[PDB]
Method: electron microscopy, resolution 3.82 angstroms. The entry became public in 2024.
This is an experimental structure of RNA (RNA (71-MER) Let7g) with a sequence from Homo sapiens, with 69 nucleotides shown.
The depositors describe the entry as "Human terminal uridylyltransferase 7 (TUT7/ZCCHC6) bound with pre-let7g miRNA and Lin28A - complex 1".
Ions in the entry include zinc.
The entry also contains Terminal uridylyltransferase 7 and Protein lin-28 homolog A, not shown here.

C1' cells in the first nucleotide's frame, strides 16, 4: 500500500409499526319519539385506496486518534 471487520460516539434518508395533534365529513328534507318504544330511501359522485409531527425498532450512503498496514 490493498480487502474486509470494528465497541463508545456523528451526520443523512425514509416509517414496516406506536402515538399526539388540528383538519377531513359534505348530502338535511328519509322518520322512530321520549331516558314512553332510536333508527330504512329520493335530492348526494366516481370507478376513485384515505394525512403531518412527536416516537420505537430495521437495513442502506458519508463522519468518527472509527478502523487497518
Nucleotide at each position: 500500500g490493498g480487502u474486509a471487520g470494528u465497541a463508545a460516539u456523528u451526520u443523512g434518508u425514509a416509517c414496516a409499526g406506536u402515538u399526539u395533534g388540528a383538519g377531513g365529513g359534505u348530502c338535511u328534507a328519509u322518520g322512530a319519539u321520549a331516558c314512553c318504544a332510536c333508527c330504512c330511501g329520493g335530492u348526494a359522485c366516481a370507478g376513485g385506496a384515505g394525512a403531518u409531527a412527536a416516537c420505537u425498532g430495521u437495513a442502506c450512503a458519508g463522519g468518527c486518534c472509527a478502523c487497518u498496514g